[PDB]
Shown are 88 nucleotides from a PDB entry: RNA (rut RNA), together with DNA. The entry is indexed under Termination, Helicase, RNA Polymerase, TRANSCRIPTION. It comes from the structure "Transcription termination intermediate complex 3". The sample was in a buffer at pH 7.5. Said et al. published it in Science in 2021: "Steps toward translocation-independent RNA polymerase inactivation by terminator ATPase rho". Released in 2020, the model rests on electron microscopy data to a resolution of 4.1 A.
Context: bound to proteins that are not shown
DNA sequence: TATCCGCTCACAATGCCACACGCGCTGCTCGGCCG
DNA sequence: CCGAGCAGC
DNA sequence: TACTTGTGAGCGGATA
């Protein structure tokens, strides 16, 4: 810097 | 932080017997 | 060589309800790239 | 040798 | 396995 999610 | 999701239970098949 | 006879096999035989119970023992095969 | 399912009497 | 019977359709089979 991008793809892509964030377990109480 | 309550709570939405984490539910509820034997005809599989026969075989017996009874009733309409 | 056709064709009617006789033997052989596939089907079929409500329907609903209720209740109750069932499939062992001994023996044999087969299961398996790792955290 | 362990275990897991499935035959013939 | 063996009191259903019946119905129908197939496989031979013998008989002109």
């Nucleotide at each position: 810097c991008a793809c892509a999610u964030u377990c109480c | 932080a309550a709570c939405c999701a984490c539910a509820c239970c034997u005809g599989g098949c026969g075989u017996g017997u009874g009733g309409c």